[PDB]
Context: one part of a larger RNA, bound to proteins that are not shown
RNA sequence: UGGCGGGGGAGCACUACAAGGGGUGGAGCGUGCGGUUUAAUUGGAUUCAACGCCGGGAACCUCAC
RNA sequence: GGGGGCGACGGCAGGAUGAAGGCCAGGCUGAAGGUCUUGCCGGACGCGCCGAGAGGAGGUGCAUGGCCGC
RNA sequence: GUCAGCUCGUACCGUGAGGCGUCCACUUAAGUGUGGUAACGAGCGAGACCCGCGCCCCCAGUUGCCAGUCCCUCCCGCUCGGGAGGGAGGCACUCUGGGGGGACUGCCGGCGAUAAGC
RNA sequence: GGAGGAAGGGGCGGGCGACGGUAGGUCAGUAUGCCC
RNA sequence: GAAACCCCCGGGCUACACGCGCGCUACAAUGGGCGGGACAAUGGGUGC
RNA sequence: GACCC
RNA sequence: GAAAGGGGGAGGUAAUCCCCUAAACCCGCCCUCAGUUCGGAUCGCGGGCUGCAACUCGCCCGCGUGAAGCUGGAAUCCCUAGUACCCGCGCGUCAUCAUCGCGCGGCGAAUACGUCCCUGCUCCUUGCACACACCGCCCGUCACUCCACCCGAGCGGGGCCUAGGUGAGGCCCGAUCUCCUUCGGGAGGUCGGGUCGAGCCUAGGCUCCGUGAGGGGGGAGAAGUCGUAACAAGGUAGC
RNA sequence: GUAGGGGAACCUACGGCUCGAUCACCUCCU
RNA sequence: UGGAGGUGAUUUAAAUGCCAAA
Numbered sequence: 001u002g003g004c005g006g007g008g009g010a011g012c013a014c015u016a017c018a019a020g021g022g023g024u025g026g027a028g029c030g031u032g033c034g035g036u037u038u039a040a041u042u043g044g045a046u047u048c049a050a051c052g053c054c055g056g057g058a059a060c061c062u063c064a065c
Numbered sequence: 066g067g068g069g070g071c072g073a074c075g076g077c078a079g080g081a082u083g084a085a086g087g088c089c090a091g092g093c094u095g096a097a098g099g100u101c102u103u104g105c106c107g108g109a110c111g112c113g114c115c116g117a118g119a120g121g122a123g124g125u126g127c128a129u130g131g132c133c134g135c
Numbered sequence: 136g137u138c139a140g141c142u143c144g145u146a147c148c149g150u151g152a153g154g155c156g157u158c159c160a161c162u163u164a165a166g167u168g169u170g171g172u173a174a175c176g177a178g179c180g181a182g183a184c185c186c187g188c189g190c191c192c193c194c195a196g197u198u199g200c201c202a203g204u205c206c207c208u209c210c211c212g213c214u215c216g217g218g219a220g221g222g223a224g225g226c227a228c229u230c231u232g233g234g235g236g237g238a239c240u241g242c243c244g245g246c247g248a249u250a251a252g253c
Numbered sequence: 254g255g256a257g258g259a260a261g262g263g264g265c266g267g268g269c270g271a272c273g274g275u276a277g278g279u280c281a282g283u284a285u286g287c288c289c
Numbered sequence: 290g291a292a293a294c295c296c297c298c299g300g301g302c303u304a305c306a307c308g309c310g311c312g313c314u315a316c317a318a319u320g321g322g323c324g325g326g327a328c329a330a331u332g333g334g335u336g337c
Numbered sequence: 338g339a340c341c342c
Numbered sequence: 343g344a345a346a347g348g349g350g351g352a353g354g355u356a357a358u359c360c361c362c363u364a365a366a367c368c369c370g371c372c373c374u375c376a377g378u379u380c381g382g383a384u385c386g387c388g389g390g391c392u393g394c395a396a397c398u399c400g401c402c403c404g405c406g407u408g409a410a411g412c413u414g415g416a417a418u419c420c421c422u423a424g425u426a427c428c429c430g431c432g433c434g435u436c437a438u439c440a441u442c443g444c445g446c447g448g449c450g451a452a453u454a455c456g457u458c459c460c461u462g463c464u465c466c467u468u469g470c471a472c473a474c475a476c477c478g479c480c481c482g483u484c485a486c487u488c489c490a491c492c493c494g495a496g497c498g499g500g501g502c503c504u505a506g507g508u509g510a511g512g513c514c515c516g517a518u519c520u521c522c523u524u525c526g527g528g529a530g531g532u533c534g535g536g537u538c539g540a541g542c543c544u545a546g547g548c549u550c551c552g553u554g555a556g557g558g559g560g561g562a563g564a565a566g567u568c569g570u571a572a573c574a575a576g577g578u579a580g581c
Numbered sequence: 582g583u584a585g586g587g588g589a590a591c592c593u594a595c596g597g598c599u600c601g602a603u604c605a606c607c608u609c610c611u
Numbered sequence: 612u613g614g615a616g617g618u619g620a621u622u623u624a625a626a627u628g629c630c631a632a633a
Base pairs, nucleotide, nucleotide: 001473002472003470004469005468007467008466009465010464011463012462013461016457017456020421021420022419023418024417027314028313029312030311031310032309033308034307035305036304043054044053065300066298067297068296069295070294074116075115076114077113079110086106087105088104090102091101092100093099121289123288124287125286129284131279132278133277134275135274140179141178142177143176144175145174147154148153158171159170160169161168184268185267186266187265188264190236191235192234193233194232195231196230199226200225201224205222206221207220208219209218210217211216239261242255243254245253246252316414320373321372322371323370324369325368326367332361333360334359337354340350341349342348380411385406386405387404388403389402390401391400428448429447430446431445432444433443434442476576478573481569482568484566486563487562488561489560491558492557493556496553497552498551499550500549501548502547503546504545505544506543507542508541511538512537513536514535515534516533517532518531519530520529521528522527579599580598581597582595583594584593585592586591603620604619605618606617607616608615609614610613
Other pairs, nucleotide, nucleotide, family: 002475tSS004574tWS007575cHS013458tWH014019cWW016460cWS018422tWH019453cSS020452cSS025416tHS026315cWW027410cSS030052tHS032051cSS035306tWS037041tWW038040tHS040300tSS042056tWH042281tWW045050cSS058062cWS059393tWS059399tWS059437tWH063301cWW063302cWW064301cWW068097tWS071292tWH072112tHS072117cWS073117tWS078111tHS080109tWS083108tWS083109tHS084108tSS084110tHS085107tHS089098cHH089103cWW094096tHS112116cHH119290tHS119292tWW126130cWH128280tWH128285tWS136270tSS136272cWH137139cHS138271tWH139180tWS140166cHS140271tWS143157tHH144156tHS146155cWW146173tWS149151tHS149152tHS162167cWW163165tHS165181cSS169250cSS196197cHS196226tWS197357cWH199229cWS200228cWS203224cWS204223cWW214215cHS230357cWS237259tWS238258tWS240242cHS241256cWW241262cWH247251tHS248250tHS257261tWH258260tHS261262cHS280285tWS289293tWS316377cWS317320cSS317378tWH318376tWH327366tWH328365tWH329447cSS330431tWS330446cSS338352tHS339351tHS343346tHS345403cSS346389tSS353359cSS354356cSS364430cSS364447tWS365429cSS366448tWS374375cHS377378cHS381410tHS382408tSS382409tHS383408tHS384407cWW392396tWH392437cSS393395tHS422453tWW423452tHH424425cHS424450tWS425451tWH426450tHS435440tWH457459cHS458460cHS469574cSS471572tWS479572cWW480571cWS482589cSS483567cWW490559cWW494555tHS495554tHS509540tHS510539tHS523526tWS568588tWS569589tWS570571cHS574577cWH602621cWW611612cWW
């Protein structure tokens, strides 16, 4: 000088609360990710700030396996 | 998984007594003058050899630029 | 993190790393402002700026608009009345797009300081 | 807090993100050093 | 650096005891079916 | 891509 | 042509022609609280379109079949007005393929006009053993490896003081003996007495060196383990 | 500092120090 | 303006730091 405190004071936010409206988590299915399997199941990204993201809805091409 | 193609430019073997390259038919083949069989082609370069080079969605975002999120 | 921050010139304080300005009170969405101060003044950010939406006026009338006026044809309660198409004709209304106006805490009453503001 | 007003106190919704940090992501968009 | 470059054919990225994210369709009457009646805006068009 | 089959 | 689709084809390089007469909503009839006239996953047969190619691995139509599901634990997300909820449409991708992305209209509310309690961020002040910055730093026992040291039963080996005994040798005084004498004595042997004395033995007491069963803390190492004592009011102020 | 207890850092009692944070009140100064 | 003391109090529970930096 900073950063931090289960130290003090002032301010602010619906990715905070309080007052409310509608939901997700249980079922079946669409799609993405981990795992397992495979001759190969190409690779990057993993809290908010990875996972309908890489404008990625790939029959051939795209393509790197 | 499988099959083919590619070395500007320097030089080495080689090359008109013909380099490098291309084809009718039929085998190999998934299919192929790719290669082989069978012989026809064309004329100046030559990866069989040494350097060098093209190209790389091969490694490194902890070598960088630019761009993007927080 | 669209958070309100990050610095500079000269002066001054400290042996020095550094400090001051950038602190205090009130105020703002904001280092946004008004007063007091060893500080006095500046830069980038904030704001200003640019695009669209809502109200009014002028100009313009096609490929957009059809209210009033005229002609023709067809329907109904048989047509006094009421409708639908088409042609003339028009730019009224809607619309399209150039220009302009309009809002500034401007007016009134309180709080705060009689300021900034609320 | 009221009048008038289409609109009232950034009128409403957007664009534009300071000096820096995060060895954050991208060399698999393009540009590019080194190694293969 | 005669393959880790350039082409062609066939496969894969779409596998499936299982864990998770974001969603769609429902679990009915604040409905399902059948017939009939109403009212938009933004955008795009010659390989159409 | 109206309109007809 | 039942449908998905098929055969011709006006106009349009577009305020001119086309995509383009949306759905939720309203009126009438059937069903009446049921795994059903709810739900439509899964599967069989048949008909089509795009494309060079539809099995792996596309999309559409007709008839048939008819799974779980009867409102959802602990937890947890979005939103303050033409907003949220509900309803469809357009463009991108695109030969064919939209439960996606970016936009558009239709219908259209509830509650608050606050606070810093939870989650977090900005500035002033204060404490700090932190700067890799609290996802920081940091302490002790037990277990493992190595090093130096201390206490220590026993076991050997040395050195000093004492006390007692013994004692090579030296000196002095006596007696005696042998041989030489220059007659002054000299050289030596044996016994006795006195005194000094290195060394040796025994006992006792202090002290040093080498081993050593067993016990004890110390220092490094890096992690096998159990907790969190200190640094912020360190979560019970520390000493 | 002294004394007792506990796997271990440690805990408790009596007297002491500030090398202790925050709020309210009071006291003494510049 | 800035300082030094004294007396009171102070609403449950809340342990740890791996991976990597190498």

Overview: Entry title: Cryo-EM structure of a Pyrococcus abyssi 30S bound to Met-initiator tRNA, mRNA and aIF1A. Shown are 633 nucleotides from a PDB entry: RNA (16S rRNA, nucleotides 892 to 1509; mRNA, nucleotides 4 to 25) from Pyrococcus abyssi GE5. An Rfam search finds the family "Archaeal small subunit ribosomal RNA" in it. The sample was in a buffer at pH 6.7. Ions in the entry include magnesium and zinc. Method: cryo-EM, resolution 2.6 A. The entry became public in 2022.